Loop B S-turn strand; Loop A Substrate strand: 61 nucleotides with solved positions.

């Protein structure tokens, strides 16, 4: 730096 | 409602103060 | 606490088209 | 529950 997963806050 | 186009705000983060 | 920034160049309100 | 996914976490390159 990239990918997947999870996902805080807030919106819907 | 699905797809497509357009699209801010809120929040988080960073920096400045 | 306030201001500014973008990767938010997003998408989720609002708007348009097709079905 | 679900959609979104600038911080954080996990795994992979």
């Nucleotide at each position: 730096c990239g990918g997947u997963g999870a996902g805080a806050a807030g919106g819907g | 409602g699905g797809c497509a186009g357009a699209g801010a705000a809120a929040c988080a983060c960073a920096c400045g103060a | 606490u306030c201001g500014u920034g973008g990767u938010g160049c997003a998408u989720u309100a609002c708007c348009u088209g097709c079905c | 529950u679900c959609c979104c996914a600038g911080u954080c976490c996990a795994c992979c390159g």
The depositors describe the entry as "Minimally Hinged Hairpin Ribozyme Incorporates A38DAP Mutation and 2'-O-methyl Modification at the Active Site". Crystals were grown from: PEG 2K MME, lithium sulfate, sodium cacodylate, spermidine, cobalt hexaammine, pH 7.0, VAPOR DIFFUSION, HANGING DROP, temperature 293K. Method: X-ray diffraction, resolution 2.25 angstrom. The entry became public in 2008.